[PDB]
RNA sequence: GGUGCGCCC
RNA sequence: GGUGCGCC
Numbered sequence: 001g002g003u004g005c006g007c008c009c
Numbered sequence: 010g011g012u013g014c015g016c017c
């Protein structure tokens, strides 16, 4: 960098 | 945009 699931009043 | 965990 990419990727699945999340988060940042 | 940044970021936690797992994985390429």
Base pairs, nucleotide, nucleotide: 001017002016003015004014005013006012007011008010
Other pairs, nucleotide, nucleotide, family: none